The PDB entry is titled "Streptococcus agalactiae GOLLD RNA dodecamer". Shown are 280 nucleotides from a PDB entry: RNA from Streptococcus agalactiae. NCBI's taxonomy places the organism under Bacteria, Bacillota, Lactobacillales, Streptococcaceae, Streptococcus. It was solved by electron microscopy to 4.72 angstroms.
Context: one part of a larger RNA
């Protein structure tokens, strides 16, 4: 928030000065907002202290008096209740990960440090994709020759591409004749989408600015930023339940196929929310 039943409750008191009325000395009116730190005392609790709330003071920012000079305080409220969305965060995807320090228990967040990727250009390959002509690494059961086969099988597998949910495969030699980018240097870049359970009065935000809590930006030092979370002022919004149904999703077991840690089919169950209607 938002249904039900009840005292409330209308301009508001008050503030200064003004404005009026008043010879005047005298009257009445006429917008006040609003956040925080301290400092005395007292229940209450506590073995007794310690420490919550409570009642006063005073300190910043603020408004109100034409100016001088003044404030701040009473602001709401029970009870059966609903107590929802939203979406802080969580997985999945994707161009993110450690550390250190400040705030806030923790999440949450901001500032730098070395990682990672995209973007323009030295010193160079490798047959790596792409489309034509050549042969056939590196290791080593066992069958060569005797000057030193054949084939098998990667240690460190190795090195690009189509991949592939992974084993696998297959362009493809461990090397060529062509013509196509990885990695080095300087730049940038860092963050978006989908829903579900834990929760739980409130979550998003942005310009109002009041209160902070404050490193590093800046800066020879100062100023200044104070980032950045809270804590009070703004816009949006969703908000009484019972019962009867349509509907899906989504979870669980059980079977299979599948080379299967992946995937899809079947069979029995089962939240939730969506959506119409009676009721109170």
């Nucleotide at each position: 928030g938002c249904u039900u039943a009840g005292c409330a409750c209308a301009g508001a008191u008050a503030a200064u000065c003004c404005a009026u009325a008043g010879c005047g000395a005298u009257a009445u009116g006429g917008g006040a907002a609003a956040g925080c730190u301290u400092u005395u005392g007292u229940a209450g609790g506590u073995g007794u202290a310690u420490c919550a709330a409570c009642a006063a003071g005073a300190g910043c920012g603020c408004c109100a008096g034409u100016g001088a000079u003044g404030g701040u305080c009473a602001a709401u409220c029970u009870a059966a209740g609903c107590a929802a969305a939203c979406c802080a965060a969580u997985c999945u995807u994707u161009a993110u990960g450690u550390a250190a320090u400040c705030a806030g228990u923790a999440a949450u967040g901001g500032u730098u440090a070395c990682a990672g990727c995209a973007c323009a250009c030295g010193a160079a390959g490798u047959c790596a994709a792409a489309g034509c002509g050549c042969a056939a690494u590196a290791c080593c059961a066992g069958a060569g020759c005797c000057a030193a086969u054949c084939g098998g099988u990667g240690a460190g597998g190795u090195g690009c591409u189509g991949u592939g949910u992974c084993a696998g495969c297959a362009g493809u030699a461990c090397g060529u004749g062509c013509g196509a980018c990885g990695a080095g240097u300087g730049u940038g870049u860092a963050g978006g989408a989908g829903g579900u359970a834990u929760a739980a009065a409130c979550u998003g935000a942005c310009g109002a600015a009041g209160u902070u809590c404050a490193a590093g930006g800046g800066u020879g030092g100062u100023a200044c930023c104070a980032a950045g979370a809270g804590c009070g002022g703004u816009c949006a919004g969703c908000a009484u339940g019972u019962u009867g149904u349509g509907c899906a999703a989504c979870g669980c077991u059980g079977g299979g196929a599948g080379g299967a840690u992946a995937u899809c089919c079947c069979a029995g169950u089962c939240a939730a929310a969506c959506a119409c209607a009676a009721c109170a």